[PDB]
RNA sequence: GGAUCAAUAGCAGGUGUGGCACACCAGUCAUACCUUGAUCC
Numbered sequence: 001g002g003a004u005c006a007a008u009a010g011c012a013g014g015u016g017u018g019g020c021a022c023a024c025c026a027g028u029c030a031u032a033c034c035u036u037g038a039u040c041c
Stems, first nucleotide, its partner, number of pairs: 001041005012035009
């Protein structure tokens, strides 16, 4: 740049930041911001 899936939104989805415990993986709690999010070349 182009193509395809997205509307029973915010009782959903996306992102930043702090604390707590383990050796890491990875678990758990708190808090703020944003509004289409995902898939393919």